[PDB]
RNA sequence: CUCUGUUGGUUCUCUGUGCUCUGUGCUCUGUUUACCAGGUCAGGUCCGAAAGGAAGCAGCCAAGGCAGAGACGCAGAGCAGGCAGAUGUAGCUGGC
Numbered sequence: 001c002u003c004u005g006u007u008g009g010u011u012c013u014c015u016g017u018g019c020u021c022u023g024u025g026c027u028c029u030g031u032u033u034a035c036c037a038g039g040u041c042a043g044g045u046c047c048g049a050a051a052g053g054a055a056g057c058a059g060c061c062a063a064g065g066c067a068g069a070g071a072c073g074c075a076g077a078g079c080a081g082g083c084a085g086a087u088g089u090a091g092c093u094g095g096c
Stems, first nucleotide, its partner, number of pairs: 010090001017082001020078001022075001029067002038061003045054002
C1' cells in the first nucleotide's frame, strides 16, 4: 500500500414486508367507589286543604376508575427467525 464485481463487520435514520411491546385516542370487556356542587330517584318526609309541587339519599345509570382479549390506525423503544430490497459510511484485520 486507488475503487471496483461475487463477498464480510459495526453506528445511522429511514421505505416496504408481516409480526411483537407500551402510552394512549378512545373504545370494548371484568373489577372497583358512603356524603363533598351529574341524571333518574322506590319509601320516608316535608310545603299545602286539596289538586298539584319540590328537594333528595340508597340503589342503580353516568361519570373517575382498575386490567386483559380486539381489527387496527397512529408511533417510539426492543431483540433475535427472515431469503432479502433503497442512497452514504469511517476506522482496524483479513479473502477476492
Molecule: 4.5S RNA
Organism: ESCHERICHIA COLI